[PDB]
This is an experimental structure of RNA (tRNA) from Giardia lamblia ATCC 50803, with 75 nucleotides shown.
The reconstruction used 31,100 particles.
The depositors describe the entry as "Giardia Ribosome in PRE-T Hybrid State (D2)".
Rfam match: tRNA. The family has 954 seed sequences and 5,335,975 matches in Rfam 15.1.
Method: electron microscopy, resolution 3.25 angstroms. The entry became public in 2023.
The organism belongs to Giardia duodenalis, within Eukaryota.
Among the 71 different proteins in the entry, which are not shown, are Ribosomal protein S3a, Ribosomal protein S16 and Ribosomal protein S23.
Primary citation: Majumdar et al., Nucleic Acids Res. (2023), "Insights into translocation mechanism and ribosome evolution from cryo-EM structures of translocation intermediates of Giardia intestinalis".

This record gives sequence, structure tokens and C1' cells, in this order.
RNA sequence: AGCAGAGUGGCGCAGCGGAAGCGUGCUGGGCCCUCAACCCAGAGGUCGAUGGAUCGAAACCAUCCUCUGCUACCA
Repeated sequence: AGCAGAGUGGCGCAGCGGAAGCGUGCUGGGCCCUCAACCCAGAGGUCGAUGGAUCGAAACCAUCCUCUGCUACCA
């Protein structure tokens, strides 16, 4: 070459046919004599694109892009 996994918030990492989720950042609000913690809010996503597939897909499926691990038979 060919093989498997992923790609989701700014960083991560879940989800997995009916939302986007938690931490961090990230401000704000508490809290106290002040500070540290801590608590609680607020916001953050072409879910890597496309086509199919659906009432509906981040999900499932094909194509492709990207990374990331595996790879050559002595004579």
C1' cells in the first nucleotide's frame, strides 16, 4: 500500500434515532471583618464535511478529508 479508531464549546471528552452534556476556561452573583476556598448562575458547538436514510440522524449508512495507532514471505 492495505488495517482499526476517532473528529462534538476555546481546551477537552461524553452522548448515539427525539437535547447538545459535564469539567475547565469564563464572567458574573453569592460568601465573609477581608481573603482563600466553596456554592450557584450566564454563555460557548457547519457535532470534520457531503450524499443517502428517515416524520425526524451528532448519531445510522455510503463517499471523502484529516489525524492517530498496525504492517511486509527464510530460500